[PDB]
Context: one part of a larger RNA, bound to proteins that are not shown
């Protein structure tokens, strides 16, 4: 995805309406219900991977900025040791 | 080579002109300083750019990364774990060549100190020694141990090999040159051997005729030989490098954890088996050290199979279903069983199995109860049924750790729970079709659900028992509790078209009287109906087989024996009995009537109902009481309007238990219920058989 969409007690990618064995069951609605469809809904935020991101911090690294030394320029002249 | 003045650069974010800023220009004050401009050292998370491994029975944290020796390694190599052990990152110019010689440890046995052992001598001693350095395999020709000479610890190489993915490593005879031992044949390219170690890059040093950017050089290159790595994360990413994130994000996985589910059962619960022992004696009333041997899934664990394009975590609430290893009742063995109580073990799963206080608690203590307050399984049942106390975003803080951003199975205060149900499943209710012709009823009962619970009290009888305290079994008689159904006379509870008080406000022209609104505006009552707390009512004391248990007779196997053949008693279990539903019981059952040239009847419509979501189920539908009215009663309310008396008046009294009265009772055609309509037919196949 399509359904002609039942229990149980097995099996099985390890909890089955669909697979065995067996019980059950006539054919279709209305009103409720929500136990299951591992039920919709949002490519799990948990947890781990990716030589992924992004901010954040530091006595990680290397850089800048800024401050902040000191030559030289601008920049001169005199007395003294 | 450092100070001290000066004024002319150079500054004024001083003053007077210049309208004004700003600039000139005088004056004043600084003044070679300041201040900028190249450079340079320092700082410097102010900012920016980045790094912070991998392996791991998840990741972290620890450990581990390269190399040699044993095992694993399964008698050729080769072979993995976070598998058992254990080393190495050296050393040594002699601890190396080469002649030559030579033999250990330890027993015992004589000897000064001198012993257990020092040195010395004897005897036995294949190595029980020792090999620089672990370990393995070797080592007499010793590969061990001395001693002389010595540098082959060369050079150029190297046929053939093992190993080998490369890169790499390993063994190597043999030739040439130069030696070193040794009389020689000889041996000798480092040490018994396998660890002692690092790839390019790049720079640096000893040589080289090899280059040489017109040309000679000469600088760089080359080339040969050396030196700089815990590049130890040891095939080495750069020459440089930690960390936070719960504020977070983005690609992936159920390859890989955290729930639940599998898988296993070490743990764990729980039974057995053995019989030291405890039990005053006595293992086995009850209990079971030391040990042994299953069951379960049930604790704590293991594992990584399912799910990471999503399978909500804990506890409460509701609502459960189920096992039986059974807490209570029940039946029953043993008892250290006198009764009353009980201990333990068999049977037993029908019932039924507490409210609080504490805590977010599950659970635990407590308090009071009870016949008990089981032990468990269901996604530790249950969030698309509810909740949100915990935990486990995001803010905040306190200890504590960090320099820090932050952390913490540490606390404290705060903090969005979505989904109208399509299968299934379930609780109710219909339509359809069937069921051998149709129809109106009535039913049997294959079966199927519900229920099943038990206190006290009194008599037996203060008897049995018992020293005594105490006290019954079996047999009856009532009277609760918890549950469950009907029901509403009673007790109440509501009772928003019933009756009254009464506030505030607007209307009905106005007073009177009444009406709207203000939660039914407030308040007091109150019919029917519904409805618990009220009333009633039920949980059988019967029947069959039967569990354990207990027998009779009774043999196997002269006895004994409940068993093998026969006959017995025995539980709240089970299967009737009670109550509901039930023939789609497709095996569709029966039995009474009516009817088939549109029939008996059903249904559409109308009046409806203590019936009901819609349905369906009841009645009626003019030959009628079906529903409203309506009359009559009744129940509630509590004394109506007018009037007229007292009173100044509010008001009170009387007419009068008065007016009004929902859904209640009996009645009664006023009005509405039209003899319209449409569905359903016309004798029910066939084979047999017995009647006829």
């Nucleotide at each position: 995805g399509a359904a002609a969409u039942c229990g149980c007690a097995g099996u099985g990618a390890a909890g089955a309406u669909g697979c065995u064995g067996u019980g059950u069951a006539c054919c279709c609605g209305c009103g409720g219900c929500u136990a299951g469809a591992c039920g919709g809904a949002a490519a799990g935020a948990c947890c781990c991977c990716g030589u992924g991101a992004a901010c954040c911090u530091u006595u990680a690294c290397u850089a800048c900025a800024g401050c902040u030394u000191u030559a030289c320029a601008u920049u001169g002249a005199a007395c003294u040791u | 080579g450092g100070g001290u003045u000066c004024u002319a650069a150079c500054u004024c974010a001083g003053g007077u002109a210049u309208a004004a800023c700003a600039a000139u220009a005088c004056c004043g004050a600084g003044g070679a300083c300041a201040a900028u401009g190249u450079a340079u050292g320092g700082u410097g998370g102010g900012u920016a750019g980045u790094u912070u491994g991998a392996c791991u029975g998840g990741g972290g944290c620890g450990g581990u990364c390269u190399c040699c020796u044993c095992c694993u390694a399964a008698a050729g190599a080769g072979u993995a774990a976070c598998g058992g052990a254990g080393g190495a990152g050296u050393a040594c110019g002699a601890a190396g060549g080469u002649g030559c010689g030579c033999u250990c440890a330890g027993a015992a046995c004589g000897g000064u100190c001198g012993g257990a052992a020092a040195u010395c001598g004897u005897u036995c001693a294949u190595a029980g020694a020792g090999u620089a350095u672990a370990a393995a395999g070797g080592c007499a020709a010793a590969a061990g141990c001395g001693c002389g000479c010595u540098u082959a610890a060369c050079u150029g190489c190297g046929a053939g090999a093992c190993c080998c993915a490369c890169a790499a490593g390993u063994c190597g005879a043999g030739c040439a040159g130069g030696u070193a031992c040794g009389a020689a044949a000889g041996u000798a390219g480092g040490u018994c051997u396998u660890a002692g170690u690092g790839a390019u890059c790049c720079g640096g040093u000893g040589g080289u005729u090899c280059u040489g950017u017109a040309u000679g050089g000469a600088a760089g290159g080359g080339c040969c030989a050396u030196c700089g790595c815990u590049c130890a994360a040891c095939g080495g990413a750069u020459a440089a490098a930690a960390g936070g994130u719960a504020c977070u994000c983005u690609g992936g996985g159920g390859a890989u954890a955290a729930c639940a589910g599998g898988c296993u059962g070490a743990u764990a619960c729980c039974g057995c088996c053995c019989a030291a022992g405890a039990g005053u004696u006595c293992a086995u009333a009850u209990c079971g050290a030391c040990g042994g041997c299953g069951g379960u899934g049930u604790u704590u664990g293991g594992c990584a199979c399912c799910u990471c394009g999503a399978u909500g975590u804990c506890g409460g609430c509701u609502c459960a279903u189920c096992u039986c290893a059974u807490c209570c009742u029940a039946g029953g063995g043993c008892u250290g069983a006198a009764g009353c109580a009980g201990g333990u073990c068999c049977u037993a799963a029908g019932g039924g199995u507490a409210u609080g206080g504490c805590u977010g608690u599950u659970c635990g203590c407590c308090a009071u109860u009870u016949a008990a307050a089981g032990a468990g399984g269901u996604a530790c049942g249950c969030g698309a049924g509810c909740u949100g106390g915990g935990u486990u975003u995001a803010g905040a803080a306190c200890g504590u750790c960090g320099u820090g951003a932050g952390a913490c199975a540490g606390u404290u205060c705060g903090g969005u729970c979505c989904c109208u149900a399509u299968c299934u499943a379930c609780c109710g209710u219909g339509g359809g079709c069937g069921u051998u012709g149709g129809a109106a009823a009535u039913u049997u009962g294959a079966g199927a659900g519900g229920a099943u619970c038990u206190g006290c009290u009194c008599c037996u009888a203060g008897u049995a028992c018992g020293a005594g305290a105490g006290g019954a079994c079996c047999a009856g008689a009532g009277u609760g509790g918890a549950c469950g159904a009907a029901c509403c006379u009673c007790u109440g509870g509501u009772g928003u078209u019933c009756g009254g008080g009464u506030u505030g406000u607007c209307a009905c022209g106005c007073c009177a009287g009444u009406g709207g609104c203000a939660u039914u505006g407030c308040c007091c009552g109150g019919u029917a109906g519904c409805u618990a707390c009220g009333u009633u009512c039920g949980g059988a004391u019967g029947g069959g087989a039967u569990a354990a248990c207990c027998g009779c007779u009774g043999a196997a196997a002269g006895c004994a024996u409940c068993u093998a053949a026969g006959c017995g008693g025995g539980a709240a279990g089970c299967c009737c009995a009670c109550c509901u539903c039930a023939a789609g019981a497709u095996u569709a059952g029966a039995u009474u009537u009516c009817c088939c040239u549109a029939a008996a009847g059903a249904g559409c419509c109308g009046u409806u109902g203590a019936a009901g979501a819609c349905u369906a189920c009841g009645a009626c539908g003019u030959u009628g009481a079906u529903a409203g009215g309506c009359a009559g009663g009744g129940u509630g309310u509590g004394g109506a309007a007018g009037u007229g008396c007292a009173g100044c008046g509010a008001u009170g009294c009387a007419u009068g238990u008065a007016g009004c009265u929902a859904a209640c009772c009996u009645g009664u055609a006023c009005u509405a219920a039209u003899u319209g309509c449409u569905c359903g037919u016309u004798u029910g196949g066939c084979u047999u058989g017995a009647c006829c």
The RNA (23S rRNA, nucleotides 2004 to 2868) from Psychrobacter urativorans has 773 modelled nucleotides. Ions in the entry include magnesium. The reconstruction used 12,151 particles. The entry has 52 different proteins, among them Large ribosomal subunit protein bL36, Small ribosomal subunit protein uS19 and Small ribosomal subunit protein uS15. The depositors describe the entry as "Cryo-EM structure of P. urativorans 70S ribosome in complex with hibernation factor Balon and EF-Tu(GDP) (structure 3)". Released in 2024, the model rests on cryo-EM data to a resolution of 2.74 angstrom. Helena-Bueno et al. published it in Nature in 2024: "A new family of bacterial ribosome hibernation factors". An Rfam search finds the family "Bacterial large subunit ribosomal RNA" in it. Clan: LSU clan.